Shown are 233 nucleotides from a PDB entry: RNA (Group I ribozyme). Released in 2004, the model rests on X-ray crystallography data to a resolution of 3.6 angstroms. Crystals were grown from: potassium cacodylate, magnesium, spermine, lithium sulfate, pH 6.5, VAPOR DIFFUSION, HANGING DROP, temperature 293K. Golden et al. published it in Nat.Struct.Mol.Biol. in 2005: "Crystal structure of a phage Twort group I ribozyme-product complex".
C1' cells in the first nucleotide's frame, strides 16, 4: 500500500441500544464448545501498488452467470421404516506461488514445546523400513459474557485473515528447452540429467507396484540447495 | 489496535 475493528461527527431505520452509509481518530479489545470440510467447474468484468518491457505486463485483491456442492434447513418424492433421490435458498466452490493431498492429540497468553495422527517424500517390493508432519478465521448447530429496553420475555455487539490459512508436496519457480499469441517485459503448451507422462487393456476384498496397448513430450545444459502463496 |  488494500482491509477490519476502535473513535468522534452527518444521514436514513429503531423504544433505545444498536444497524447502513461516510469521514476523521484511535487511547484495549475483539469469547467458549460441538459439528461439516463437499464440490473444487466452464465463460467472464475490476485493478491500487509504480513493479518490469519497448500501453503492456504483473498484482495486494475485488466481483458474475451458468455447473457443481458437505452436513444443519424449506419443499417435492420414494421407502414399512433405517433411508434415500431430486429441488431450493444462506453459504463454498470458481479465487494459492500453476497446482496436488490431509481437516490429528496434550500444553501455552504470546513466540512456542510435546505427541507423532492425516496426508506425503525415499527406498523396497508388498503391504514393510526410515525420515518429513498439519490450522478454519468458512458452512450448521449451541453456551458464554458486556448494553437496550414498553425489562424477563424480546431486542443488540462478541472485528479482518482464504484469492491458500497450517503442513507435506510440487512438475509454479530457472534472463531453460522447443512450439504459439506480443515489439518486448510476457502469457500458453509439452519438455528436463534417458526418460516423464497421459489415456487403455488386463488383474487385486483394497491399494501398492509390475505386466500389455496406444498417445504427447522428450533426449543442450543447470534442477540441486536453499527461499516464496 | 488488529490482517494480509
Nucleotide at each position: 500500500g488494500a482491509g477490519c475493528c476502535u473513535u468522534u461527527a452527518u444521514a436514513c431505520a429503531g423504544u433505545a441500544a444498536u444497524g447502513u452509509a461516510u469521514a476523521u481518530c484511535g487511547a484495549a479489545a475483539a469469547a467458549u464448545c460441538c459439528u461439516c470440510u463437499a464440490a473444487u467447474u466452464c465463460a467472464g468484468g475490476g485493478a491500487a501498488c509504480a513493479c518490469c518491457u519497448a500501453a503492456g505486463g504483473c498484482a495486494a485483491u475485488c466481483c458474475u452467470g451458468a455447473g457443481c456442492u458437505a452436513a444443519g434447513c424449506u419443499c417435492u418424492u420414494a421407502g414399512u421404516a433405517a433411508u434415500a433421490a431430486g429441488a431450493g435458498a444462506a453459504a463454498g466452490u470458481g479465487c494459492a506461488a500453476c497446482g496436488a493431498c490431509u481437516a490429528u492429540u496434550c500444553c501455552g497468553a504470546u513466540a512456542g514445546g510435546a505427541a507423532g495422527u492425516a496426508g506425503g517424500g525415499u527406498c523396497a517390493a508388498g503391504u514393510g523400513a526410515c525420515u518429513c508432519g498439519a490450522a478454519a478465521u468458512g458452512g450448521g448447530g449451541a453456551u458464554u459474557a458486556c448494553c437496550c429496553u414498553u425489562c424477563u420475555a424480546g431486542g443488540g455487539u462478541a472485528g479482518u485473515g482464504a484469492u491458500a490459512u497450517a503442513g507435506u508436496c510440487u512438475g509454479a519457480a530457472c534472463a531453460u528447452a522447443u512450439a504459439u499469441g506480443g515489439a518486448a517485459a510476457c502469457a500458453u503448451a509439452u519438455a528436463g540429467a534417458a526418460g516423464g507422462a497421459u489415456a487403455g487393456g488386463a488383474g487385486u476384498a483394497a491399494c501398492g507396484a509390475a505386466c500389455c496397448u496406444a498417445u504427447c513430450c522428450g533426449u543442450a545444459a543447470c534442477a540441486u540447495a536453499a527461499u516464496u502463496g | 489496535g488488529c490482517u494480509u
It comes from the structure "Crystal structure of an active group I ribozyme-product complex". Keywords: Ribozyme, RNA-splicing, Guanosine-binding, RNA-folding, RNA. An Rfam search finds the family "Group I catalytic intron" in it. From the family's description: Group I catalytic introns are large self-splicing ribozymes. For this family Rfam cites "Self-splicing of group I introns" (Cech, Annu Rev Biochem, 1990).